The RNA (23S rRNA, nucleotides 2242 to 3120) from Mycolicibacterium smegmatis has 798 modelled nucleotides. Lineage of the source: Bacteria > Actinomycetota > Actinomycetes > Mycobacteriaceae > Mycobacterium (subgen. Mycolicibacterium). An Rfam search finds the family "Bacterial large subunit ribosomal RNA" in it. On this family, see Cannone et al., BMC Bioinformatics 2002: "The comparative RNA web (CRW) site: an online database of comparative sequence and structure information for ribosomal, intron, and other RNAs". The family is grouped with related families in Rfam's "LSU clan". Keywords: ribosome, mycobacteria. The sample was in a buffer at pH 7.5. Method: cryo-electron microscopy, resolution 2.47 angstrom. The entry became public in 2025. It comes from the structure "WT strain WT mycobacterial ribosome".
Context: one part of a larger RNA, bound to proteins that are not shown
RNA sequence: GCACUACGAGUAAAGAUGCUCGUUACGCGCGGCAGGACGAAAAGACCCCGGGACCUUCACUACAACUUGGUAUUGGUGCUCGAU
RNA sequence: CGUAUUGGGCCUCUAACCUCGGACCGUAUAUCCGGUUCAGGGACAGUGCCUGGUGGGUAGUUUAACUGGGGCGGUUGCCUCCUAAAAUGUAACGGAGGCGCCCAAAGGUUCCCUCAACCUGGACGGCAAUCAGGUGUUGAGUGUAAGUGCACAAGGGAGCUUGACUGCGAGACGGACAUGUCGAGCAGGGACGAAAGUCGGGACUAGUGAUCCGGCACCUCUGAGUGGAAGGGGUGUCGCUCAACGGAUAAAAGGUACCCCGGGGAUAACAGGCUGAUCUUCCCCAAGAGUCCAUAUCGACGGGAUGGUUUGGCACCUCGAUGUCGGCUCGUCGCAUCCUGGGGCUGGAGCAGGUCCCAAGGGUUGGGCUGUUCGCCCAUUAAAGCGGCACGCGAGCUGGGUUUAGAACGUCGUGAGACAGUUCGGUCUCUAUCCGCCGCGCGCGUCAGAAGCUUGAGGAAACCUGUCCCUAGUACGAGAGGACCGGGACGGACGAACCUCUGGUAUACCAGUUGUCCCACCAGGGGCACGGCUGGAUAGCCACGUUCGGACAGGAUAACCGCUGAAAGCAUCUAAGCGGGAAACCUCUUCCAAGACCAGGCUUCUCACCCUCUAGGAGGGAUAAGGCCCCCCGCAGACCACGGGAUUGAUAGACCAGACCUGGAAGCCUAGUAAUAGGUGCAGGGAACUGGCACUAACCGGCCGAAAACUUAC
Numbered sequence: 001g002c003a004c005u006a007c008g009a010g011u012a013a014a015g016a017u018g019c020u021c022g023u024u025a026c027g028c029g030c031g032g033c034a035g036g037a038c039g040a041a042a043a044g045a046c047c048c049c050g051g052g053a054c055c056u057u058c059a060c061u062a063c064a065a066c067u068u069g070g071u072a073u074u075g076g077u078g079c080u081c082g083a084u
Numbered sequence: 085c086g087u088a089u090u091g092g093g094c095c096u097c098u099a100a101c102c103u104c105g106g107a108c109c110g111u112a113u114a115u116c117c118g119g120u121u122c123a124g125g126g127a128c129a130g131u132g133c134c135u136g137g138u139g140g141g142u143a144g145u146u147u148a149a150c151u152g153g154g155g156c157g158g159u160u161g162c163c164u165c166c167u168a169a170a171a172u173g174u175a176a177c178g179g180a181g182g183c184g185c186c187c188a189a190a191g192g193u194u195c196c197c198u199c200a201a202c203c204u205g206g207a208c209g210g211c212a213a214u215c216a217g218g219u220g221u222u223g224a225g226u227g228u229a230a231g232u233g234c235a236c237a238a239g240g241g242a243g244c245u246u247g248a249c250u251g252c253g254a255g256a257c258g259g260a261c262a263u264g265u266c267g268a269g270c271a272g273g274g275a276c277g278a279a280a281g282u283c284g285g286g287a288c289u290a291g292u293g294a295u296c297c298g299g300c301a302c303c304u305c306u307g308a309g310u311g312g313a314a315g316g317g318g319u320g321u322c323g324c325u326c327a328a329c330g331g332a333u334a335a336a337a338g339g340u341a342c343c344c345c346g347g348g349g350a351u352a353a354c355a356g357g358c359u360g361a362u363c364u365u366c367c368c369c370a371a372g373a374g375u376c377c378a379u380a381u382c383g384a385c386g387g388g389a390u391g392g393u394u395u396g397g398c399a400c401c402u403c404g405a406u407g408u409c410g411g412c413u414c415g416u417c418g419c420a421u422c423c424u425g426g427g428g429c430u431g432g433a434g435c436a437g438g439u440c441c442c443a444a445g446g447g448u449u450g451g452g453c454u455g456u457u458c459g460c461c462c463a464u465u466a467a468a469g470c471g472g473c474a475c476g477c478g479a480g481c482u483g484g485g486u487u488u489a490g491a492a493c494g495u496c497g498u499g500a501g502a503c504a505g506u507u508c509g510g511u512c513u514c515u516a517u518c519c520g521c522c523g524c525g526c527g528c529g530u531c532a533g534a535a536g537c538u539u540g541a542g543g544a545a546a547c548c549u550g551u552c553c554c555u556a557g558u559a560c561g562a563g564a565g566g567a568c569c570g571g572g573a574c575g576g577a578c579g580a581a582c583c584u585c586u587g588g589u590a591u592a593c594c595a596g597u598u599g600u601c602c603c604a605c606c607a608g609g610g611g612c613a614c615g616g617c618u619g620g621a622u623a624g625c626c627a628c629g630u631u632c633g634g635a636c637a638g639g640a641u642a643a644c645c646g647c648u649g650a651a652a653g654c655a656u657c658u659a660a661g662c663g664g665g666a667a668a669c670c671u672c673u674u675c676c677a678a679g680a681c682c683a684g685g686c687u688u689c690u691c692a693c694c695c696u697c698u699a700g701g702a703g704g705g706a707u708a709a710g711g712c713c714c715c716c717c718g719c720a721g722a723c724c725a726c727g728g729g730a731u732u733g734a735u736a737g738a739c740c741a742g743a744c745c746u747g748g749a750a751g752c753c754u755a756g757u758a759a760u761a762g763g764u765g766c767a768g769g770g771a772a773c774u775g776g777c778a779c780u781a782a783c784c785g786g787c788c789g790a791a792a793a794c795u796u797a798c
Stems, first nucleotide, its partner, number of pairs: 002018002006023005026527008035519003039514002047348006053340004059145005066137002070133004075097002078094004101125003105122006148160003157177001161183006184329001185227001186286002191245007199223001202218004225234002228291001230289003249272004255266003261330001274283003297323007305316002355402001356400001357398003361395001363391001365389004372382002409484001410482003414476001415473005422447003425442006449463005490508001492506002494503003528679001532690007542676004548576007560565001578633005586627004593620005598613006638670002644664004693705005710788004715729004735781003739776004744770003751764005
């Protein structure tokens, strides 16, 4: 995905409607109840593995901002301080 | 201190520059702006460019692997041994140890020589210091661990001296590869030894680092057009706990529970599974406890098993989803039994115990505390079992904690956050397809067809027990105390059934009453306001209500008790035989039940008219018994089904009569001015209850629905 889709013990990718064995069961509905069909919904949150984003900081490297000096927009006098 | 060094520091000034002071103008309106005047500042300030600081404010990033899940631990290369299965090799978070050097000699060579163990001590001086006599075979040792070697020395001493040479290298060993190891001989020179020869580092095996970039020295390399030079080039040589040791960069830490993506059962958390260390439950030998006595009851030191339930290990199933603890409801099974049942023994006088055996039929508290499971507590019972069942059960419910997102406390962290620490609130979805199961129906077969009645294979249901009196205060016991078996009565829980009683409910019953609207007015009634709110109750349904039940008995058994009995002159419950023996099994009690396909058995009714096809069988009609539909319906009911009746009739509904409930209708009259009271009177009204009533509705009725046979005995 299939469908002329029962039960139990066993088996087994290690809890079987579908394998083995044995038990039970006329074919089909209607109302209900939800134990199973590892039922449906969402490519598991958790854990781990290859990667993202955001955040912190005395992780790295930078940059915005703040701050210094020299240099330019650059003028003059007086004084005081230095090695031929 | 009498000759020279151009810039630093200060005070001034106007004139660059600023002015967000003023006053004019563009302007008729203009707080912008531009220009003018003056005023303040003024070489400052501002601005660029370079630079240094600071710089999670902003940005790009890093934050290892191994891992018996990850994380924390530990390791990450090299060396020795074992594991290693006698070639090599051969893993693990397996067992054990070391290395990241040392050395101008601890190198080379020549030469000499060899211990330690041993008995004795002119004194210190001793168990051991140095000794020599004279068994002396590594037992001593050999730079740094272990193994392998080593006396022919690889062990010391000395002498000398540099081969710890230069360039090659026959061939090999190991290497996935880069690399790594060994090596006779050839050329120069040297070293030791006269010579023979040995000498290319240490007795070997650890003491290590690739590539790039760069630094330094020498050369008969090039040289950006002339020379050249520079510029570049070689050989030699230095720069890394690059130790995460084949080295992602010269340059690196954290949370995310605000999270996100692609993946995995390759790998955890729960469950399942395998296993049985631990657990629990058994059992074996038997010392001592128990007045002495092993086994009444405990059993020391030890040993052997069972179950799969606790703590655990593995990661085989599930990460394109297997929902987790408790509580609630519901349960179901095993038996290592809690009571009830039957036994053995007692350290069983009796009662009351203890212990072990058989037994799973039935039953097996409620509350306070905490989320609790658990547990303690209170108070009952006969008991308040142990477990398995996805630590039963969320497609049945709760979400109280666990388990998101907020916040907070303490603690850890500078921090963001974190804490199987605490504290407050915090969305639980699914209309059942299949299996399953609880009920109820449809179809068909049961061999002619129908209505009934059954038998019963075979299932289901139930199965509990306390208290009191009598035997009898007797047996027993010194006494205290207090029997067994056996009857009788009354109880609890549980189940089945029912409405007579008592009650619940009572929406067509009745009444009281507030508000309002309406009915022309009032008087009276009705609508609405949860039925408007209330108080009563018919029937029906139901439980607190009442009746009943768990058996007795029987059969074969468990454990257990026995009789007669040889094997084995005895003994012996047994292997031949025969017996007793329990809520356990099968019946007995009740219900379902012939789909019991092995379809059963017993009654009663319709049991013979055809046609045709081509005669072989078959196709087309006839019908009755009865069934169906239809109608009215029921204490039967989801629809279905079941029950009753359909004129020659009471099924229903009205009607009458009654009961029942309501409790004194309306109208009128009287008293009171009235709100009202009394009479008319046991008023009126009245669903489901009791009897009868054809008055209405259920019919001049349609439709489904009759025998192949074969063989045998009588």